[PDB]
Context: bound to proteins that are not shown
RNA sequence: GGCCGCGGC
RNA sequence: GCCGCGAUC
Numbered sequence: 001g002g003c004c005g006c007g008g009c
Numbered sequence: 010g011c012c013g014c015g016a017u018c
Stems, first nucleotide, its partner, number of pairs: 001018001004015006
């Protein structure tokens, strides 16, 4: 830097 | 859908 998952709304 | 945190390259 981008991708995926979790969390809250 | 908007943010934040983990996993991957």